Record summary
This is an experimental structure of RNA from Escherichia coli, together with DNA, with 88 nucleotides shown.
Context: bound to proteins that are not shown
RNA sequence: AUAAACCGCCAGUGAUAAGUGGAAUGCCAUGUGGGCUGUCGAGUUCCCGG
RNA sequence: CCGGG
DNA sequence: AGACAGCCCACATGGCATTCCACTTATCACTGG
Numbered sequence: 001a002u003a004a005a006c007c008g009c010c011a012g013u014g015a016u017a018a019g020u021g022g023a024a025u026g027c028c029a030u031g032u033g034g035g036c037u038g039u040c041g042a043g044u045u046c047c048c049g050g
Numbered sequence: 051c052c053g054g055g
Numbered sequence: 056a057g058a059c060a061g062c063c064c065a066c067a068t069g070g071c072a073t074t075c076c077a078c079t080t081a082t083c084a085c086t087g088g
Base pairs, nucleotide, nucleotide: 009088010087011086012085013084015082016081017080018079019078021076022075023074024073025072027070028069029068030067031066033064034063035062036061037060039058040057047054048053049052050051
């Protein structure tokens, strides 16, 4: 130590067998990327032999 | 400056 | 080593189907307080 304490809801079990989603179907016509431009300048770095 | 990895 | 453009511009139209079809059966426990 509380209508408390102690205190199982347990056991067994296929969800199965059948099944085309299928026939038709141009995406298509138009469109300059275009104008400017010396690569110059410059000698940079680890050990041994006169 | 010159020469070998 | 140093340096490395800028502007301007970017489409519209019209069109999108129908038919027919969609399961059925057997079967669903008992015991104890």

The entry has 5 different proteins, among them CRISPR system Cascade subunit CasA, CRISPR system Cascade subunit CasB and CRISPR system Cascade subunit CasE. Released in 2014, the model rests on X-ray diffraction data to a resolution of 3.03 angstroms. The PDB entry is titled "Crystal structure of a CRISPR RNA-guided surveillance complex, Cascade, bound to a ssDNA target".